Solved structure of RNA (Diversity-generating retroelement (DGR) RNA Sp; Diversity-generating retroelement (DGR) RNA TR; Diversity-generating retroelement (DGR) RNA avd) with a sequence from Bordetella phage BPP-1, 167 nucleotides shown.
The reconstruction used 189,678 particles.
NCBI's taxonomy places the organism under Viruses, Duplodnaviria, Uroviricota, Rauchvirus, Rauchvirus BPP1.
Rfam match: Bacteriophage Diversity-Generating Retroelement RNA. The literature on the family includes a 2025 paper in Nature by Handa et al., "RNA control of reverse transcription in a diversity-generating retroelement".
The depositors describe the entry as "Diversity-generating retroelement (DGR) ribonucleoprotein reverse transcriptase - Resting State 1a".
Method: electron microscopy, resolution 3.05 angstroms. The entry became public in 2024.
The 2025 paper behind the entry is "RNA control of reverse transcription in a diversity-generating retroelement".
Context: bound to proteins that are not shown
RNA sequence: CAUGGCUCUGCCAACGCUACGGCUUGGCGGGCUGGCCUUUCCUCAAUAGGUGGUCAGCCGGUUCUGUCCUGCUUCGGCGAACACGUUACACGGUUCGGCAAAACGUCGAUUACUGAAAAUGGAAAGGCGGGGCCGACUU
RNA sequence: UGCCCAUCACCUUCUUG
RNA sequence: GGCAGGCUGGG
Numbered sequence: 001c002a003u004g005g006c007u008c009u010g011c012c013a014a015c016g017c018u019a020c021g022g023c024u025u026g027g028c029g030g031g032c033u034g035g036c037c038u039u040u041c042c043u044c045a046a047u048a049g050g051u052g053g054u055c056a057g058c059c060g061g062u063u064c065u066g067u068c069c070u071g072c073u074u075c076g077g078c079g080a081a082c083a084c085g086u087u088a089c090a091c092g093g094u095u096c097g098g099c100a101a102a103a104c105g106u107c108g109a110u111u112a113c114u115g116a117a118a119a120u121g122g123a124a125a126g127g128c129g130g131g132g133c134c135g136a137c138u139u
Numbered sequence: 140u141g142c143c144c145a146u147c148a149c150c151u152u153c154u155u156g
Numbered sequence: 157g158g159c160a161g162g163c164u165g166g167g
C1' cells in the first nucleotide's frame, strides 16, 4: 500500500516454554488480502472552471459587526450609494465573416400514418430559428 | 471588470508504500 | 453597495 497480517507453511536457528510431540520466536524463503492483486494511486503536488472577498497597486488586508439603502426625471437625463473612471476604459474570443444543408431546436405533431383504440407507437414534408456549420483572424 | 487571494467541484501524475 | 465600531498595519 493491494495495513507492522496469516488460527501460514517450508527451512534454519534460539527469548523462552514444553504434555518432549511440539510450540514459540526470530531469521529465512514461499503462498496468501481483487487483473496476475497493474489498475483503483488514498497522499501530496497540479491544470482549468465556479463561489465569495479583494488590487484598480503601502495603505490596505480580514471578516466580525452595528446600522443604511435601493430611486428619480426637468423626459433629455440622472442615480444605483469611493471594486469609483461602480469597468488596471480594454477584452474574455461577448471575434469576424461565410453559412444554416445536416444535426439541433421549434412548430408542423403527441398531427399524417399504423392500428378498435395511439394504446408510455409514430413520423415526415414543410415552415421557422441558430443553438449548428465552414473559413479568416485571434483565442 | 483584470490583477489576484479565500474557496468548491473537477483534471490529473504523483507515488502515498 | 456604503458608513461606523472593531481588528490588523502604516513610517
Base pairs, nucleotide, nucleotide: 005032006031008030009029010028011027012026013025014024016023017022045151049147052144053143060164062162064161065160066159067158071078093137095136096135097134098133099132104129105128106127107126113121